RNA sequence: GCCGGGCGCGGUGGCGCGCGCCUGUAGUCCCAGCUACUCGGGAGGCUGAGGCUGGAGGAUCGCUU
RNA sequence: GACUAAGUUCGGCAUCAAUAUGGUGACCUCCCGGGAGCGGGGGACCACCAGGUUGCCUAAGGAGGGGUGAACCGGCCCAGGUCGGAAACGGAGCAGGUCAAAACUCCCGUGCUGAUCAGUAGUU
RNA sequence: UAGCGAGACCCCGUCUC
Numbered sequence: 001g002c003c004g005g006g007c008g009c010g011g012u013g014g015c016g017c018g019c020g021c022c023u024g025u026a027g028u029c030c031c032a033g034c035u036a037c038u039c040g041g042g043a044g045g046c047u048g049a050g051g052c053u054g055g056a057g058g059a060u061c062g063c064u065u
Numbered sequence: 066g067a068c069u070a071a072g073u074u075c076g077g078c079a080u081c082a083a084u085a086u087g088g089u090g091a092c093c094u095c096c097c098g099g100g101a102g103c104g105g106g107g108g109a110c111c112a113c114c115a116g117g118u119u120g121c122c123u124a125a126g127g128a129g130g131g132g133u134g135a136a137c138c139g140g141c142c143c144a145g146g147u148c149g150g151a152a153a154c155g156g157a158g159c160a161g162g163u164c165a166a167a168a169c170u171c172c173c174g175u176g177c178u179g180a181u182c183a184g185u186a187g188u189u
Numbered sequence: 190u191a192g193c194g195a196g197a198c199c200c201c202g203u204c205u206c
Stems, first nucleotide, its partner, number of pairs: 001046003004023007013037001014034002028043004048206003052202001054200002057198001060195005066189001068187001075179006081120004086115005093108006127173001129172005139164004147156003
């Protein structure tokens, strides 16, 4: 440093999140937490991880016919 | 459906009167005989029939046929009986039979008269 | 049903630790 991500609604000052849907990796579990502040705390696994830009395939949102 | 004359059949109503001749019956009034039953005759009247003429007669009026003639009410024959009678016999006359001639009734014909039948007729 | 503007993962290049 990493151990999911995305869309719609809602909650929260914000973060963590709840519901409905779609898609993953050899590779995650538990608790509800800080108080104006761009991941609250604990327990586990890995050495390669993160960011930008183009191409192929699904759901969904809004509009038009 | 209408006019019109033909056809079938059943009822109701009604169905005249006068002359001459002859007859029937009943009834009334008179003489004669008789011992009754009765017999002989002169008139008058009624009803009807046969049959010849007929109409001041008809919407038609037969001179038709038949029946009862019963209950007393027409006549005849009248058994039996009865009446009168010495009898002959006669009267009223029953059964029974009978109808040219008391009355009644039916049919045919007759004239009026309703009504029935086949949806026929000669025509639309 | 058809079109438009966004989207998950993978692949291909670049960058940082």
Method: electron microscopy, resolution 3.7 angstroms. The entry became public in 2019. 7S RNA from Canis lupus familiaris: 206 nucleotides with solved positions. The work is reported in "Structural and mutational analysis of the ribosome-arresting human XBP1u" (Shanmuganathan et al., Elife, 2019). The entry also models magnesium and zinc ions. The sample was in a buffer at pH 7.5. It holds a match to the Rfam family "Metazoan signal recognition particle RNA". Among the 84 different proteins in the entry, which are not shown, are uL3, 60S ribosomal protein L27 and eL31. The depositors describe the entry as "Structure of XBP1u-paused ribosome nascent chain complex with SRP". The entry is indexed under translational pausing, XBP1, UPR, cotranslational targeting, SRP., RIBOSOME.